The PDB entry is titled "Crystal structure of Alicyclobacillus acidoterrestris C2c1 in complex with single-guide RNA at 3.1 Angstrom resolution".
This is an experimental structure of RNA with a sequence from Alicyclobacillus acidoterrestris ATCC 49025, with 59 nucleotides shown.
The source organism's lineage runs through Bacteria, Bacillota, Bacilli, Alicyclobacillus and Alicyclobacillus acidoterrestris.
The entry also contains CRISPR-associated endonuclease C2c1, not shown here.
It was solved by X-ray diffraction to 3.13 A.
Primary citation: Liu et al., Mol. Cell (2017), "C2c1-sgRNA Complex Structure Reveals RNA-Guided DNA Cleavage Mechanism".
Crystallisation conditions: 0.1 M Tris-HCl, pH 8.0, 0.2 M LiCl and 16% PEG 8000.

[PDB]
Context: bound to proteins that are not shown
RNA sequence: GUCUAGAGGACAG
RNA sequence: ACGGGUGUGCCAAUGGCCACU
RNA sequence: CAGGUGGCA
RNA sequence: GCCCG
RNA sequence: UGGCACGAGAA
Numbered sequence: 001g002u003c004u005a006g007a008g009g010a011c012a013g
Numbered sequence: 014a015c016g017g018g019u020g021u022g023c024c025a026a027u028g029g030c031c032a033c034u
Numbered sequence: 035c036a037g038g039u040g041g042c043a
Numbered sequence: 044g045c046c047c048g
Numbered sequence: 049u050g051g052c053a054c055g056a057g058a059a
Stems, first nucleotide, its partner, number of pairs: 001011003004007001015048005020054005031040001033038001
Other pairs, nucleotide, nucleotide, family: 028043cWW030041cWW032039cWW034037cWW
C1' cells in the first nucleotide's frame, strides 16, 4: 500500500 | 561445583547397546 | 532394510 | 537423560 | 533463560 470484521486484524515487504 | 525434584504427554521432543526370527 | 520378541546398564 | 535453586 | 495444556473408564 491493498481488503473489511475495525481488531492481538488478515495479506506484502 | 554443590543442593532439590521426575503425575501424564506434547513443543524439531519416534531412547542407547547386544543376542534370536 | 521395516518391524517385532528376550536380556543388561 | 531432563527440570528446578 | 523453559514453555504449554490435561478427566478419566471401555472397546